Solved structure of RNA (12S rRNA, nucleotides 3 to 524) from Sus scrofa, 522 nucleotides shown. It holds a match to the Rfam family "Bacterial small subunit ribosomal RNA". The family has 99 seed sequences and 42,628 matches in Rfam 15.1. Its Rfam clan is "SSU clan". Rfam links the family to the GO terms ribosome and structural constituent of ribosome. On this family, see Yusupov et al., Science 2001: "Crystal structure of the ribosome at 5.5 A resolution". The entry has 33 different proteins, among them Mitochondrial ribosomal protein S11, bL31m and Mitochondrial ribosomal protein S25. The work is reported in "Molecular basis of translation termination at noncanonical stop codons in human mitochondria" (Saurer et al., Science, 2023). Entry title: 28S mammalian mitochondrial small ribosomal subunit with mtRF1 and P-site tRNA. The source organism's lineage runs through Eukaryota, Chordata, Euteleostomi, Mammalia and Sus. The reconstruction used 50,622 particles.
[PDB]
Context: one part of a larger RNA, bound to proteins that are not shown
RNA sequence: ACAGGUUUGGUCCUGGCCUUUCUAUUAAUUCUUAAUAAAAUUACACAUGCAAGUAUCCGCGCCCCGGUGAGAAUGCCCUCCAGAUCUUAAAGAUCAAAAGGAGCAGGUAUCAAGCACACCUAUAACGGUAGCUCAUAACGCCUUGCUCAACCACACCCCCACGGGAAACAGCAGUGAUAAAAAUUAAGCCAUGAACGAAAGUUUGACUAAGUUAUAUUAAUUAGAGUUGGUAAAUCUCGUGCCAGCCACCGCGGUCAUACGAUUAACCCAAAUUAAUAGAUCCACGGCGUAAAGAGUGUUUAAGAAAAAAAAUCACAAUAGAGUUAAAUUAUAACUAAGCUGUAAAAAGCCCUAGUUAAAAUAAAAUAACCCACGAAAGUGACUCUAAUAAUCCUGACACACGAUAGCUAGGACCCAAACUGGGAUUAGAUACCCCACUAUGCCUAGCCCUAAACCCAAAUAGUUACAUAACAAAACUAUUCGCCAGAGUACUACUCGCAACUGCCUAAAACUCAAAGGACU
Numbered sequence: 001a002c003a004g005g006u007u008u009g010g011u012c013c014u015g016g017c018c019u020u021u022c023u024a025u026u027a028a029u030u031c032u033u034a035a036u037a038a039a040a041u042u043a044c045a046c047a048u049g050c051a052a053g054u055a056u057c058c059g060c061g062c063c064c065c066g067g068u069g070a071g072a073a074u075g076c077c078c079u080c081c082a083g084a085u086c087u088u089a090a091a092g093a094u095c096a097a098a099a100g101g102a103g104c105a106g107g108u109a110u111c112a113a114g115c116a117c118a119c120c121u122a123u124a125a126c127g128g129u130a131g132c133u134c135a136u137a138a139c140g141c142c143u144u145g146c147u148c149a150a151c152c153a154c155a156c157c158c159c160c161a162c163g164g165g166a167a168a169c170a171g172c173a174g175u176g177a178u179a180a181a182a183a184u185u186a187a188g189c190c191a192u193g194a195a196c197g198a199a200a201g202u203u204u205g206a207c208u209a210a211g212u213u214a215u216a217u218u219a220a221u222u223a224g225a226g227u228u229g230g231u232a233a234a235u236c237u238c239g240u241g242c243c244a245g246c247c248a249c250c251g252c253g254g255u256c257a258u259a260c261g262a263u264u265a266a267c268c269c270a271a272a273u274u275a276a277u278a279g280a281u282c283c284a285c286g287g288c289g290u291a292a293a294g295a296g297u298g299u300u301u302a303a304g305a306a307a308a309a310a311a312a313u314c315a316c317a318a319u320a321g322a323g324u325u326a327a328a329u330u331a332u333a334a335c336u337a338a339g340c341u342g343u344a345a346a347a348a349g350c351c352c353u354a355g356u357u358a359a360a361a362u363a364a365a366a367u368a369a370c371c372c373a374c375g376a377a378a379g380u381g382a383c384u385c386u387a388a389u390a391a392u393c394c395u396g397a398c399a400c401a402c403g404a405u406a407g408c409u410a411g412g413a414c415c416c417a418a419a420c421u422g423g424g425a426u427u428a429g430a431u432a433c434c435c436c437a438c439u440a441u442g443c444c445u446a447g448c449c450c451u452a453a454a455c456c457c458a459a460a461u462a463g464u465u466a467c468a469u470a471a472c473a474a475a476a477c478u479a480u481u482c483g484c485c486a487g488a489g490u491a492c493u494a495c496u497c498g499c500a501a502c503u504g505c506c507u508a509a510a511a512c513u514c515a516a517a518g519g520a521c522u
Base pairs, nucleotide, nucleotide: 001020003019004018005017006016009522010521011520012519013518021280022279024277025276026275027274028273029272033219034218035217036216037215038213039212042177044176045175046174049172050171053060054059067154068153069152075104076103077101079099083095084094085093086092087091106142107141108140113133114132117131118129120127145151156165157164158163184210187208188207193204194203195202196201224269226267227266228265229250230249231248237262238261239260245252246251287484288483289472290471294482296402297401298400299399303395319387320386321385322384323383325365332358333357334356335355336354337353339350340349373380374379408447410445411444412443416442417441421437422436423435424434460480461479462478463477464476487514488513489512498505499504
Other pairs, nucleotide, nucleotide, family: 005230cSS005249tSS007014tWH007518cWH008010tHS012470cSS013291tWS014517tWS015516tHS016515tSS023278cWW030214tWW030271tWS032220cWW041178cWW043068cHS043154tWS046175cWW047174tHS048173cWW048185tWS050205tHS052061tWS052064tWH053195tSS056057cHS059196tSS063066cWS063155tWS066155cWW067170cSS070153tWS071153cSS072074cSS073143tWH074144tWW076147cSS077102tHS078100cWW080098tWW081097tHS082096tHS088090cWH109137tHS109138tWH110495cWW111139cWW112134tWS112135tWS112137tHS113138tWS119128cWW122125tHS146150cWW161162cHS161163cWS166168cWS169172cHS169173cWW173185cSS179181tHS183211cWS188190cHS189191cHS189204tHS189206tWH190208cWS191207tWS192206cWW197199tHS197200tHS214271cHS222271tHS223224cHS223270tWS225268cWW225273tSS227234tWS232233cHS233267cSS235264cWS236263cWW240243cWS240257tWH242254cSS243253tHS251259tWS283486tWS286485cWW291292cHS291518cSS296377cSS297376cSS300397tWH302396tHS304394cWW317380cWS318379tSS318388tHS324382cWW325326cHS329361tWW330360tWH331359tHS334355tWW341348tWW342347tHS343345tHS347424cSS347435tWS371381cWW375378tHS377402tWS378452cWS403450tWS403454cWS404451tWH406449tWS407448cWW409446cWW419439tWH420438cWW426432tHS427429tHS430432cHS458474tHH459481cWW465475cWW465476cWW470519tWS473474tSS487516tSS490511tWS491510tHH493509tWH494508tHS495508cHS496507cWW497506cWW501504cWS
């Protein structure tokens, strides 16, 4: 993208991988000729030849052309532009250093703090102030020439090159080494360009015209390669028997293969065909109840919205203190009884026991509650008193404050429940379910930890019932704003920053494996 193949017994949805298109390099197979364009492993070491001369001596020129992409996030665009050179009537022009900034500019925040990075006075000293950059990404780290009439950078190395290492082809051609990468150690200054001369002119591996190579395009003189299960154009006969082998994805082969190998036939490209690796292209102006996704909560800073209207609430269980106790249970005493607890059934345990009467402490809060209130959330519902529930009524973090239960540290309490542990039973085993005993602990005071299916899996503020049914569920949607989401497993993991945490919490990858994982429904 006009899309196609592939999850499943099967449908819908969500979501990856791959196919179909074009360009370059190398390799395999193949190859007839001509022309044009291009020529590309390596900032590794280099034999030899050549690449800057000109000119009546002075002088001028001598990486300027050319070569390369090593280095640097370098940069692009843009303001200003000294200086060098040319011309001349000394003010015009060509190139533009340094310095500067409206904006734009690779990846990574598991790089979050850099550590002197500012300014004033006068001096161009001294003295004075204590500031500067940064979550719109400072400071770090990694990869890399480019935004192309061209630009930036390097010229053996030590960013530089006094010095030192050391003795230079990143000029043309050529050589060694190395790499999947393989042009001639050739001709001429005839043209153009540059240098020099007043000038005829000279030099010039820049260049011009050639040599070499299917690397590209064209013409013709030229014919082989790949594929034939599906996506995707196209086949038969044999051999082979989950063997030898094939595939870009789904897959094929387990003695009757249109998938392997060969044969016949066909299809599609064609001096090329196919394979391999890079690149063009490709994710979200889409989503967040059930799919990866609304972070446990609230306020505020940065920042942004306002635009029409309109809006301070409220019987009740918020919270933190102080005081208090109804029902049950237990220590304990009296009396009676011999048994009491326990299970589907038993054993063990107890007999310091059970029933009745009398009764502190600790702990927990029947009915009201068929009510739905308070708080930001987690939470709160026995009684009384005190204190008391921000904002003249938007959004907002990594900052401040809070956060059930379990767990830790110190002291106090201990009715009862109870991980662990011991006994009994069951069982093949039962370090489980069941029974009995008891500890941490559940509780109060002070500190820490900061985790939940912290889930109403549904974010806050204003609204609409219009448009309109994937499925299921708790009907659908608009505006402003924040947070989060880029296949599944690896992974509530490894490494890193912070933490009163030290078997911890938060942040959170990759190597590798698969072509599926997943939601709902029949």